[PDB]
C1' cells in the first nucleotide's frame, strides 16, 4: 500500500481514524 | 397520519425513536 476483520453506543449504505490478519 | 426544528459524541446521506411547532 491492497483486501479484510475488529475497535457497542438504535438501524442501513458509504467514508475517515487505529490495531490486527493475509499478500 | 404527513411535514419542519431539535435531541453533539469523527463525517455524509437515508431510516427509526423522543420532545416541541405545523398541516
Ligand atoms: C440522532 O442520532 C440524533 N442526532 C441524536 O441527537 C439522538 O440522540 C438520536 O438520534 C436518538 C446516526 N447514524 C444517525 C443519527 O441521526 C443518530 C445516531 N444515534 C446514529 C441523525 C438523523 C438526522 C439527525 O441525526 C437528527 C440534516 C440531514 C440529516 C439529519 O440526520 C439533519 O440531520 C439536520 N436515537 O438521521 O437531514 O443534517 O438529529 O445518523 N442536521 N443528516
Nucleotide at each position: 500500500c491492497u483486501u479484510g476483520c475488529u475497535g457497542a453506543a438504535g438501524u442501513g449504505c458509504a467514508c475517515a481514524c487505529a490495531g490486527c490478519a493475509a499478500g